Method: cryo-EM, resolution 2.94 A. The entry became public in 2023. This is an experimental structure of RNA (Pre-tRNA) with a sequence from Homo sapiens, with 90 nucleotides shown. The source organism's lineage runs through Eukaryota, Sarcopterygii, Theria, Catarrhini and Homo. It holds a match to the Rfam family "tRNA". About the family: Transfer RNA (tRNA) molecules are approximately 80 nucleotides in length. Their secondary structure includes four short double-helical elements and three loops (D, anti-codon, and T loops).
Context: bound to proteins that are not shown
RNA sequence: GGGCUCUGUGGCGCAAUGGAUAGCGCAUUGGACUUCUAGUGACGAAUAGAGCAAUUCAAAGGUUGUGGGUUCGAAUCCCACCAGAGUCGG
Numbered sequence: 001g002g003g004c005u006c007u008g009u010g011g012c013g014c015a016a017u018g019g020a021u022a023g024c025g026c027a028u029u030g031g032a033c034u035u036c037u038a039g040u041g042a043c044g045a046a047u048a049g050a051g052c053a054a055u056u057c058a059a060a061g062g063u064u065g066u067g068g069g070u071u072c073g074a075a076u077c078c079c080a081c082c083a084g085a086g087u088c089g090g
Stems, first nucleotide, its partner, number of pairs: 002088007011026004028059005033051001035050002039047001065081005
């Protein structure tokens, strides 16, 4: 280097649809802690750390791979390409 099947959505793992609102979790940032701990202070003392039924709440985050087609309307249906995985065979 060839034939066939599958895949591409937020930093990552992913939902969604007859075709008619693009959101869940982790991570991130920010609060409350009915919080706890750490320093050399005999009238609640400035500072970080930790949080797994001592846990709990929110916000922000988009090249829906690229181009084209049908459609009033495309993450969604079809075509070609780009990238990747498996298989068969040479």

Zhang et al. published it in Mol.Cell in 2023: "Structural basis of pre-tRNA intron removal by human tRNA splicing endonuclease". The reconstruction used 199,001 particles.